[PDB]
RNA sequence: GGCACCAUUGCACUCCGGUGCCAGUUGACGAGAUGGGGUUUAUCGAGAUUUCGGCGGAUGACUCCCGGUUGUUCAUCACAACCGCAAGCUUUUACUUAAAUCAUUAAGGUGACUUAGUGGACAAAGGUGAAAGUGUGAUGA
RNA sequence: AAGCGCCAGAACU
Numbered sequence: 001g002g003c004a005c006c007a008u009u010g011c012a013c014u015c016c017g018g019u020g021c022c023a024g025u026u027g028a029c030g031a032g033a034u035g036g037g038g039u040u041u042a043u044c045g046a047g048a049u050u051u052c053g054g055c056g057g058a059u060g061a062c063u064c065c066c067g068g069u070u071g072u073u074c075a076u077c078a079c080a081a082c083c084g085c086a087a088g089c090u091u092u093u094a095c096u097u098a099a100a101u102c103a104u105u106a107a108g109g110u111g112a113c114u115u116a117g118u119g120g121a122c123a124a125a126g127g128u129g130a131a132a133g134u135g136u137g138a139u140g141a
Numbered sequence: 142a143a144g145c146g147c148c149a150g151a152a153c154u
Stems, first nucleotide, its partner, number of pairs: 003020004024153001026151001029045003035065006052150001053148004066084006076138001078136001088134004094128003102119007
Other pairs, nucleotide, nucleotide, family: 001022cWW001110cHS002021cWW023154cWH024112tWS025152cWW027052cHS027148tWS028029cHS029099cSS030098cSS030144cHS031124tWS033059cSS044124cSS045123cSS046051tWW046100tWS047051tWS050151tWS057143tSS068087tWS069087tHS070135tWS075139cWW077137cWW083086cSS092130cWW093129cWW097125tHS099122tWH100121tWH101120tWH109111tHS
């Protein structure tokens, strides 16, 4: 907004009595992210907001594997950290990385609201190259 | 095309 029940006979013109019960509307803005399995409270900033509360999912994290990278240029084990095109640890440093908000003006819907264009923006987690220091032992060719 | 989805709380009509 609508039905019902109580209440109301009421002269208004920016909406508006009470009680229930049904309908509807809102309920995450983008960045990011998948080797397999289990486990758990699943990364990041923007926004004055419900981006609250509930449910589900989920590419997260931990952890055991499967393969690989790298460890005193080559292999095969130990052992350590790492990667799932991308791969040892730390540090200083440089570049890369949006959409809502907003403000607009159009459509739709009694309606709270919806869907779409225009305007310029403004992140962080990551990501990239650069340096600087650095990372096992055993055995074999 | 996963900050993604649905909606008996709750706000609002």
Released in 2009, the model rests on X-ray diffraction data to a resolution of 3 angstrom. Solved structure of RNA (glmS glucosamine-6-phosphate activated ribozyme), 154 nucleotides shown. It is bound to 2-amino-2-deoxy-6-O-phosphono-alpha-D-glucopyranose (GLP). The entry also contains U1 small nuclear ribonucleoprotein A, not shown here. It holds a match to the Rfam family "glmS glucosamine-6-phosphate activated ribozyme aptamer". On this family, see Hampel and Tinsley, Biochemistry 2006: "Evidence for preorganization of the glmS ribozyme ligand binding pocket". Cochrane et al. published it in Biochemistry in 2009: "Structural and chemical basis for glucosamine 6-phosphate binding and activation of the glmS ribozyme". The depositors describe the entry as "Crystal structure of the G33A mutant Bacillus anthracis glmS ribozyme bound to GlcN6P". On the sample the depositors note: in vitro transcribed from a DNA template.